[PDB]
Context: one part of a larger RNA, bound to proteins that are not shown
RNA sequence: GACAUGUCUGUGAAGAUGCGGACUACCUGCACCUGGACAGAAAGACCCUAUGAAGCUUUACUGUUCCCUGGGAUUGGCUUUGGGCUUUUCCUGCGCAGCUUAGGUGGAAGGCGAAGAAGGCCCCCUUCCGGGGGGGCCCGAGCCAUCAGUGAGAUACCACUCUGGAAGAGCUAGAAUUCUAACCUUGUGUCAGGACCUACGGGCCAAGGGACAUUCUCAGGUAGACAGUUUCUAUGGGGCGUAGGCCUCCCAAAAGGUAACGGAGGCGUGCAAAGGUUUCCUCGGGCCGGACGGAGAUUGGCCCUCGAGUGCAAAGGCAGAAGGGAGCUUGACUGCAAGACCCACCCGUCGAGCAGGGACGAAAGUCGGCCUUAGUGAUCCGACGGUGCCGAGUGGAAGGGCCGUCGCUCAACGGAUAAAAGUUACUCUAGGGAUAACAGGCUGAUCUUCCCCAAGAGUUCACAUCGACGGGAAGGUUUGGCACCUCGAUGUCGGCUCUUCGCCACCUGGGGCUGUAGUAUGUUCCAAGGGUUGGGCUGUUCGCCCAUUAAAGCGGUACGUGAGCUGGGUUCAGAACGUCGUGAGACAGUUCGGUCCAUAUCCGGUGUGGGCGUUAGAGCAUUGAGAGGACCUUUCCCUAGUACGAGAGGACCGGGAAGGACGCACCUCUGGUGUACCAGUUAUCGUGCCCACGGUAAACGCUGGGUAGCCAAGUGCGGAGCGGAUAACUGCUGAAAGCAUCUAAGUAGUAAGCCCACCCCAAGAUGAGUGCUCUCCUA
Numbered sequence: 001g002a003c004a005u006g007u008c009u010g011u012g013a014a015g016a017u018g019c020g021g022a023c024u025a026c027c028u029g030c031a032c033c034u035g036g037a038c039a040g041a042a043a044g045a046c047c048c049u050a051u052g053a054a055g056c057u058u059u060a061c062u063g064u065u066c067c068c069u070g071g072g073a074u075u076g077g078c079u080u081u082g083g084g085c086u087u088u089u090c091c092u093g094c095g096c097a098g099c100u101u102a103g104g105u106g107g108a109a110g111g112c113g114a115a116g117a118a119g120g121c122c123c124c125c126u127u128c129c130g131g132g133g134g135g136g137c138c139c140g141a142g143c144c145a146u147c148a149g150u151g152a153g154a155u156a157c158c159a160c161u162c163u164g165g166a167a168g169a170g171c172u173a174g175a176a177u178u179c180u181a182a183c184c185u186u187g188u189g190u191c192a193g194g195a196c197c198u199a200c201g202g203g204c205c206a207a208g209g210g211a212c213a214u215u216c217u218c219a220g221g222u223a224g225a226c227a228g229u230u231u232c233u234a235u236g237g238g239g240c241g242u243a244g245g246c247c248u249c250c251c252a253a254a255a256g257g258u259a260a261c262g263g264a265g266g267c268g269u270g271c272a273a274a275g276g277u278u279u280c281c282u283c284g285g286g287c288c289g290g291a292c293g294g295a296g297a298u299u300g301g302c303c304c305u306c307g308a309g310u311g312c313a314a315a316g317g318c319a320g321a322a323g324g325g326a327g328c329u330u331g332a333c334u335g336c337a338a339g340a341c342c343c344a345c346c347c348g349u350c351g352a353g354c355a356g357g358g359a360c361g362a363a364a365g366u367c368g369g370c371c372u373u374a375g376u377g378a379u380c381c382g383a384c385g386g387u388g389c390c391g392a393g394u395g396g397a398a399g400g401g402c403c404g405u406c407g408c409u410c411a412a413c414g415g416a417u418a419a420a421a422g423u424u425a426c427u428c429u430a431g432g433g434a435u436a437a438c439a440g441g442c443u444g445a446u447c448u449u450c451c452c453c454a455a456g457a458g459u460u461c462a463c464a465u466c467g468a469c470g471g472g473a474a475g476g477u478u479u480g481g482c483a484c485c486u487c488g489a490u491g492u493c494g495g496c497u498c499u500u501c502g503c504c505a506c507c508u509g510g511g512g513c514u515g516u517a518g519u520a521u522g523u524u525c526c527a528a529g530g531g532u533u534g535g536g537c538u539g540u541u542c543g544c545c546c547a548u549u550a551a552a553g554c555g556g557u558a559c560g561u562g563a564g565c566u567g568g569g570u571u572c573a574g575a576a577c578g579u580c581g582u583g584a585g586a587c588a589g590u591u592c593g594g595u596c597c598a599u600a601u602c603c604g605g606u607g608u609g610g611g612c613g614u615u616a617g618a619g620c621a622u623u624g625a626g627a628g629g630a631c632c633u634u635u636c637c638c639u640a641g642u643a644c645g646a647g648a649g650g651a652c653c654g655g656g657a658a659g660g661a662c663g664c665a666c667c668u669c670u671g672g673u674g675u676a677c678c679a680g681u682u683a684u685c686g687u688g689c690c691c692a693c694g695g696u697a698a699a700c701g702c703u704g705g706g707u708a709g710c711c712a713a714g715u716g717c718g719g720a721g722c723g724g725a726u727a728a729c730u731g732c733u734g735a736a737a738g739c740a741u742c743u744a745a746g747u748a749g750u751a752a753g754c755c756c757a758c759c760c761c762a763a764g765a766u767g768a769g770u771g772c773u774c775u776c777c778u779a
Stems, first nucleotide, its partner, number of pairs: 006023003010019001027610006036602001040597001047432002052428001055423002060229002063226001068220001070218001072216002079176002083172003088167003104160001119139002124134002183209001189204001191202001232244001234242001241261001246266001249263001269311001275329004280324002285303003315372002334355002341348001345414001359366002381407002385403003389400001439486001440484001442481001448474002451471002457465001492569002494566003498560001500556001507530002511524003535545002574592001580585001617774006626761001628759002633659005663717004670712004677705001680702002682697006723755002729749001731747001
């Protein structure tokens, strides 16, 4: 999607009518009740998945707006204080000798006449500070000096010449003041008039602040207030935790390879040498002895046999030793390398020999790291050396290339970034149960029930009852796993309404044992026919409490039941307290409030019809295959208050009377409804009016009574007895096992179960019956 879409058991990617078996069932409507078709509407708002999206929050990251600081510009001109530079003028490059401070060359011999040339006395400046130069008051010659000799390496007059550290003249980088030439701004007033309008803007004058804002660029803080994103995965739900390379053994089931947060331990190095080579040396432990020993330490002898030692985990291997010690040394060599192993690839590992040079040993000969396996990680961006490789006009250079090395708990380590944490109950979208929650199913240790052996408790005595240390099963509603079928969805719990079935049924009945006298109980077997409560508190099932009953059961039915109600609790949005986080929020903590629809075809029911077939056509009365309903129970009395018992207390069997709950009918009685019977009566309108009536008034206006009928707290009755056949059990007689014993062969008892008996339907039980009666014999 299409139909000629019955039930049930079982089965089936495992709760389908359409599979299989079987049972049942005439065809077709109406009305109603309404469980099934994982019904309808809704590619679910729950979970998870997809390095989706949309907001929010923060000490997540990367940027930014705003708010601030500083320099450079518009901000230019003086002064005061305090640095530096260009350097003006002075002051320590006398160590000694030269008596006098020469820091020096050429003069080396003429010149100098408008830029500091002797003393007594005083100060400062370098050292009045043994003596000198310079500024001055009293005293106070005029042309001078240099020079041979002397004499140090070099000596000061005439003509020209630096630093460190100060003062002055200046340049410039910073503080602190003043005015003014802007700039800012408001503000008497004058103006663009005639703007007899509260106002921006433009201009004059003047006042105030004063060239320190502001503005622009650069730049240091602050800066989710705003914007763009990240915030992993693995994980038999997710999450938390843990785990996400390499190295050793086992699981890998004798070639390798081969899974899982499956079972036990390690590494992110160490080491001028534990490297190589040559030679040599080779245990542990124990026993018997010895000064320092009383279990082990040094020594000697004996037994001395991977049971030692190997740098570190582990497997394997090793004493022809890599074990251990010593000398020499240091291949912990460069350039290559036939032939192969290991991986999808990258990559990893081993390797004789060859070429150029060494070390050790007499020599052969060894060594390209460390007994082996881990001690690790590519790409790109870059630092630096070498190499004339290149180097865009040429010659160089920068850069690049090549040889060699270094940087990255880049571990989430075959590593997406140079650099990135969370919430979302406001949620949204793309999908799936291959990924959870309710539930069905598989399974089912736990749980529930039953059972075996059995020491003991029960005075004694194992099993009247119960029963330790342990064991074997059933059932399946508990706690879980699975999570197989459903997140294009199947609404969670409880209560209410109405039930169905099974059983290891609590009560009623029939029985055995009893440490059962009786009355009452304990345990066990058959049996459920039936029945199986009203309330306080809570959302609770349950449970507790008060009060009864004969007892007042458990469990399945997707923990019955929301295509019925309730929807009180609880994963919807609000809000508040406590707690957690800085925060947004969060929490199997609590609290208040908080719209869950639908006239349903069919299947399946409660009832009632329309046709037809039972055959000749009709009207009636019955038998009758079957099905359903009813089927529960207490007290009191008589009987015996005997038997029984020391008393107390108090039967079995049988019979009678009187009730509860429930079902049906009847309802003449007791009562209820009676807005269509009648009456009283308020407000108001109307019938012309009084009177007498009528209509209307939340839902007869309100209120009261009442006939018929319909119902009830009404009335009446049945739930039975008696039989057939049985369960558990009790029995007789008598076998095998000449005793005994319920039988194995023959029989007799035995509950409310079963059948039947009472009631309704009933040959549409088409194996369509039976009985009585009626109508039709024109061609």
An RNA structure (23S rRNA, nucleotides 2032 to 2810) from Spinacea oleracea, in which 779 nucleotides are resolved. It holds a match to the Rfam family "Bacterial large subunit ribosomal RNA". Gene Ontology terms of the family: structural constituent of ribosome and ribosome. The PDB entry is titled "Homology model for the Spinach chloroplast 30S subunit fitted to 9.4A cryo-EM map of the 70S chlororibosome". The structure was determined by cryo-EM at 9.4 angstroms resolution and released in 2014.